[PDB]
Context: one part of a larger RNA, bound to proteins that are not shown
RNA sequence: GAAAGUUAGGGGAUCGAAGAUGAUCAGAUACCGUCGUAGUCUUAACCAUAAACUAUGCCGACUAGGGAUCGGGUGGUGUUUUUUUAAUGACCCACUCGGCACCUUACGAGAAAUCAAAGUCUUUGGGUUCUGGGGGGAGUAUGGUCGCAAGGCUGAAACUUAAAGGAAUUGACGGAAGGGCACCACCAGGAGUGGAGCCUGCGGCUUAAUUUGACUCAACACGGGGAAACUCACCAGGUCCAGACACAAUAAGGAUUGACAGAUUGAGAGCUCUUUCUUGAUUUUGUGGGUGGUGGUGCAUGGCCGUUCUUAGUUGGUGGAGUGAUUUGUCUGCUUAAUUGCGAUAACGAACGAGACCUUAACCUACUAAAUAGUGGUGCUAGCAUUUGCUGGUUAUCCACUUCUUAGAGGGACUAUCGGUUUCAAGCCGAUGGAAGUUUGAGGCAAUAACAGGUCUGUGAUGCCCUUAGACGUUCUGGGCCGCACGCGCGCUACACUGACGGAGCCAGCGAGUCUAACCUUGGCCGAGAGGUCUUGGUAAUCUUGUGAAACUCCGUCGUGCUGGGGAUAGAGCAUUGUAAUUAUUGCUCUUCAACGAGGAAUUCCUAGUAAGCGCAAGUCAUCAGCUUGCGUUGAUUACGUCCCUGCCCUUUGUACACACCGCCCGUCGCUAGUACCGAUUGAAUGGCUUAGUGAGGCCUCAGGAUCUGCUUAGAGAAGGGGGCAACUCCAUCUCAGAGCGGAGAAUUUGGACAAACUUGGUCAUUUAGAGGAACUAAAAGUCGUAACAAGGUUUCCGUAGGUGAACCUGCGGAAGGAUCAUU
Numbered sequence: 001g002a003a004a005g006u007u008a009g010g011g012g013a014u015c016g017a018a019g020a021u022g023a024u025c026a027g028a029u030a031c032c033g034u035c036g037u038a039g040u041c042u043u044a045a046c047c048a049u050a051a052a053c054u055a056u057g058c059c060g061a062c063u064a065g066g067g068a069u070c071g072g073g074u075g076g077u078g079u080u081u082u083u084u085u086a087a088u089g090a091c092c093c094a095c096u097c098g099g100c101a102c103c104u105u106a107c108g109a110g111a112a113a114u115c116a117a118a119g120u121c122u123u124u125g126g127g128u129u130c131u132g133g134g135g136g137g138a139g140u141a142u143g144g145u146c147g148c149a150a151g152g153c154u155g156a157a158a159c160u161u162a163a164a165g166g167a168a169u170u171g172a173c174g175g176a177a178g179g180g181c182a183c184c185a186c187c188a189g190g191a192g193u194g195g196a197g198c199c200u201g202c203g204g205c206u207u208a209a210u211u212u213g214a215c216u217c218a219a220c221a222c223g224g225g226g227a228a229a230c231u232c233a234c235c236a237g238g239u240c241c242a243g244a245c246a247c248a249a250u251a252a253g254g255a256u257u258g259a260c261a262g263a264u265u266g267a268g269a270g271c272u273c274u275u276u277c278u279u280g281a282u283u284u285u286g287u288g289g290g291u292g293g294u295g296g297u298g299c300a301u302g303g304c305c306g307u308u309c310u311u312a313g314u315u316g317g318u319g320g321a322g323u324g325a326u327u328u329g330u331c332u333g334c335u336u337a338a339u340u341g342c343g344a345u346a347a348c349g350a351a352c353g354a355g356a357c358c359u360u361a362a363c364c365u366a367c368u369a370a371a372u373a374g375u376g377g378u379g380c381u382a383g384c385a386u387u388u389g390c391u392g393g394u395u396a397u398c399c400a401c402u403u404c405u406u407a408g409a410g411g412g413a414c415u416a417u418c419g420g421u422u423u424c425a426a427g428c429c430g431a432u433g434g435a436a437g438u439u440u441g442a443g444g445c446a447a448u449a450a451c452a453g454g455u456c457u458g459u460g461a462u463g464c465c466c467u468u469a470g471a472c473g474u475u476c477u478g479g480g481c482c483g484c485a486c487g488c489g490c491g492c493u494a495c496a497c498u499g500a501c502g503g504a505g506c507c508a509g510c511g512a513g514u515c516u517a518a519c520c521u522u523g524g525c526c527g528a529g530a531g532g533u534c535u536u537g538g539u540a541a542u543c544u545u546g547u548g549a550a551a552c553u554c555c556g557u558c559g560u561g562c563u564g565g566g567g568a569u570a571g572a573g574c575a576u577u578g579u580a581a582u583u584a585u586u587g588c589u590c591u592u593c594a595a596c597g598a599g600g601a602a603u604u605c606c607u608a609g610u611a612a613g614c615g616c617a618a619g620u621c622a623u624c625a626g627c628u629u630g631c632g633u634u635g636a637u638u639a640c641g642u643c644c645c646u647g648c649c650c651u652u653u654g655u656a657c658a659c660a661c662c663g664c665c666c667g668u669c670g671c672u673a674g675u676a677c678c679g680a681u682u683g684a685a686u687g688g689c690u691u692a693g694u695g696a697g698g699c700c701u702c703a704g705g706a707u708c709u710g711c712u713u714a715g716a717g718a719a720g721g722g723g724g725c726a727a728c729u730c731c732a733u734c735u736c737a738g739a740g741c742g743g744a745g746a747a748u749u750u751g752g753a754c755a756a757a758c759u760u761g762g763u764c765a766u767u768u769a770g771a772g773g774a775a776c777u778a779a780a781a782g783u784c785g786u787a788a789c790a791a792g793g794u795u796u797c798c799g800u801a802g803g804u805g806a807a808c809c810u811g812c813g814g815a816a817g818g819a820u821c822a823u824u
Stems, first nucleotide, its partner, number of pairs: 005046006015039001019035004053817001057128003061120002064104003069099008078091003108115002134161003143154004171657001172655003176652007185642002189606005196493003200489004204484002212223002234479005240473001245288005255282001258277002261274003292467002295465003301461001303455003306451003310446001313352003317348002319328003331343001333342002357444005363411002367408004373402005379394006414437001416432006495599001499558007512544002519538002523534004565596001570591006612634008661792001663789001666785002669782001672778004677773002681769001683768008692759003697754001699752002703748001707744006715736003795816009
Other pairs, nucleotide, nucleotide, family: 001048tWS001052cWS002049tWH002813cSS004047tWS004800tSS004811cSS005149cWS006148cWS014040cWW016038tHS017037tWW017810tWS018036tHS023031tWH024028tWS025027tHS028030cHS046148cHS047150tWS051797tHS051814cSS051815cSS051817tWS056118cWH063117tWW067101cWW068100cWW081088tWH082087tWW105116tWW106107cWS106108cHS109121cHS110112tHS110113tHS111166tSS111323cWS114118tWS117119cHS134163tWS137138cHS137158tHS138157tHH139140cHS139155tWS140156tWH141155tHS147149tHS147150tHS158675cSS168325tWS170658cWH171660tSS173790tWS176791cHS182643tWH183188cWW185645cWS187607tWH188638cSS190611tSS194601tHS195494cWW196595cSS198626tWS199221tHS199490cWW201220cSS202215cWS206210tWW207209tHS208235cSS209479tSS210483tHS211225tWH214219cSS221626cHS227231cWS228578tWS228622tWH232480tWW232481cWW238269tHS239474cWW241471tWH243289cWS244289tHS250255cSS252281tWS254280tWS254281tHS255280tHS256279cWW257278cWW261270cHH264271cWS265267tHS270275tWW291468cWW297456tHS298302cWH300456tWH300462tWS303458tHS309448tWW312353tWS313447tWS316330tWH316349cWH317329tHS319346tWS322324tHS329348cHS332343tWS334426tWS335340cWW336338tHS341426cSS342425cSS364366cHS370402tHS371395tWH374404cWS387388cWS402404cHS405541cWS412435cWS413434cWS415416cHS422426tHS433437tWH456462tWS466472tWS468469cHS468471cSS496499cSS496563tWH497558tWW497561tWH507550tWH508632cSS509631cSS511545tWW511617tSS513538tSS514517cSS514540tWW521536cWW522535cWH527530tHS529574tWS529588cSS537543cSS538540cSS540543tHS549615cSS550614cSS551633tWS559560cWS563564tSS566595tHS567593tWS567594tHS568593tHS569592cWW576585tWH577581tWH577622cSS607638tWW609610cHS609635tWS610636tWW611635tHS620625tWW642644cHS654790cSS656788tWS656789cSS664788cWW665787cWS667806cSS668783cWW671779cWW676774cWW679771tHS680770tHS691760cWW695756tHS696755tHS698753cWW701750cWW702749cWW704747tHS705706cSS705746tHS706745tWS713738cWW714737tWS784805tWS785806tWS790793cWH820822tHS
C1' cells in the first nucleotide's frame, strides 16, 4: 500500500451496494425512471487486497537509423523586450547528460501477434531473486498463523479426464460499420387470396383396399397424375409361364400337350373332377443356373432436373508476402445491369462466367419473286342511280403490279447529333431526329463449388438385398385410387345498374387435322336442344377457317327487392363417347333455387401494350376442363425511389461458431451412482513412546551357617606291658562326656545397582463407524430460465461489499484481454 469493508467520534450537500416504488416484460425483486439508508468526506485506528498491467523482476555492457518533447548545462558578433543599448527573461540554431515516449526497418529474435528489447540464446554460461511443469477437482478440505470481523498468508489428497489452451488462417454468423441491389423486398397504388358455394391436390379419419412419392422459399391443378376398364403399382378371387441353358431321372409296351358335354366357377377359364378321346420327344420331376419385378434402398449410384444463385462471381501459370494454413493478382476511389470499365497498382499475362452469341417481336411504299397471299384494270354479270358513277359476284376472262401478306438475301441503331455534368476519363441527364434511344423489348444458352434436395413409379440406365411357380412375374373378372366429423394450398363462379336478360351490330391471333386409316369437318335435310343423317373439301398459306371467339358496342325489358343478382343442391326425361357409366363420363330440356349483402387475424402477384378483365387453339384425350402451355382482344392507377421489413452482393471488423446462430454455452432444482469432507457420540480398534505404582530374576554386598573336614588335645573305664619289692609304662585295640585353633561351604538373608514384565493414566500416529449436513465428479434427449462467445442484444473482466429461484444484478474503484491506437 486504490477501491470496497470494519471500529469509534465528527460531518452528512451530491451520488448512491440495500430497500421501497413506477414501468417494460411471458415473468423482470434486472437493465430505464423517481425516492432513498449504509457508504461516498474527515479524525484516530484496522484491514493488506486488485486486469495493484508495461499482463514484460532488478543491476550492468553492447548492438540500427530519425525527429520531436520535459529538466539541467555549454556555445553562437543569432531574434525580440527593456534604458537604441545593458545583465536578464522568452525564442532560434548547434551540441550534450538524464528522463516520458514516438516513427521507420529487421541484422537479429519470436509459434506468431509483435519486439531497440521480448535482440547479442543448440555458435546454448555477465550477476542475482521469485514463480510454473496437461486440464479439472482447487486456491477447495484440513492444520497452523495474522485479523474485531470480512477475510488474508501458507496449502494437499481422493477422484476424474485426452485433450484444455495460445497465435494466426479461410469460411459462416453478427440485434457491427460502410457501400451497392431486388415488386420471389418495401414504398405509392392496382388486382386480389384468406370469408360463401363448388372444382382440384395434401393431411387425418374411415376402409378389404381407399397404391404411392414429395412437407419453408426449393411439397400440396406437382409426378405432364383431367384414374370407369387398361393405365394400376392396392384389395377379394381365378388363369398362364414366356423357369433360358447344362446334368441326372422318367420315357416311343409311350415323356408330354390339348379337348365336346356335365359337375364346378362370375365366367362356353378343362382351371380342377367324371368319363374317355387327341398329340407324340418340342416336354415333365429334381439339381444347379438364369429370367422378370411400378418390390426395397434417391443414404449405394448414373443421367436429368431443381436449388444454393438470376446474383456476378470462379480459377491456373510465372513472380511477390508468409515457417505455414493461406494471400496478392481478383484493388482505395468513380462508373456500370454486370471483377462492366476508367484507372490505381508486387504484380504480369491469361481462362471461365457476364457481355458478345442465337431465336423472336417491332422498320424497309429499296432487291427477288408469288392464282397455296392479295390489289387494280379490262371482259361477263346483279342491283340503285341514271349524267359520268356506287356497291357486289365472276375460274381457266385475261392484262399489269407487289403497298398490305409470305418468306430468302440484305440494310438499319452505334445511345447518332446538340447542350449540360463529371478527376473532366469511364460514363450520366435532357432535348431533336428517328420505326426503334429502360444493355430497343422478351427469351434461349448460361461458370466454380456444393445439397448426403427429388427421381431406382421414365428408361432393356443400374450395384446390393428380397422374391422368383398355390411368385412381389404376367394376365382375366370385379372393386378402389373419388371413399368423409374435420384442418390447410392452388383456383372457378359470384355477391349486381360501370349491372342480369333479349335482340341487333360485329372484330382476332398462336395452332391441329385421315393409310392401311378412319381425323378437322363445310354444305343440304331432320330435330326446341343436344345431336342424327346424305354428301363434300383437305395429308393442308389452298379445306375445316375471314376459325364471323368472347368481353365489347347500339336498341329495348328489369329497377335496389338474396330481386329477372347468384346458381350450388336435388327429381324426371332426351342424347352422345365407349365392350361397360350403377357412387350422376360428359352434353341438352324443365323444375327445385342453397349459402354469398365486398370478406377477421393474416398474406400473394405486379412498373407497360404490363396488371386486370375477355375468350380462342394445343397438351393430356374414345369421352371428361374449373388445370397447364401459348395466342391474341379491351387496356388503368401509381413509383422511376429507398434499404424500414424480408433477402442478396463486396469491403472492413469481432467471434469461445466449423454438422458453421436451427451454432456454441452457464447455473439452480430433481433422479441415479461414485469420491472425499464436516459431524453429536468426553466414538471405537491397533500400535509406538511414556509419568507414577507394583516388581520377577540373576549380579555385587552385610550376614547366615545345615553339613564335611585337618590339628591340638583331653576325662573315665578296660587291656597291655616299658619286668620293681609297694615305683617308672607300652603301644595297638574298644567304649562314651567335653574343649578349643581352623578350613571349605549349601539353603536362607540385609542393602544396592541392572532391571524384565504387569497395572493405571497421558501423549503421538495410523485405520475405522456415524443420524444429518455441505461440495465435487459423471450419467441422463429431465425442469426453470438464457449468464458468456457478435456492441451476445445492459461491452466484457478484476478486487471488494450487499442482494436475488438460478444463472446473476447492483454500487465503489480499477483494466482492455474494447466496440476507440485518431481533433495542433